Context: bound to proteins that are not shown
RNA sequence: UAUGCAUGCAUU
RNA sequence: UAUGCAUGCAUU
Numbered sequence: 001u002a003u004g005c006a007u008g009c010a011u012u
Numbered sequence: 013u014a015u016g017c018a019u020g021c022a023u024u
Stems, first nucleotide, its partner, number of pairs: 002023010
C1' cells in the first nucleotide's frame, strides 16, 4: 500500500 | 444488501 477477518457505530 | 468510519489481528 491494498485486501481479508474480528467487534461496534452510522447510512441504505 | 452494499458502503463509510472506529478499535484490534493478519496477509502483502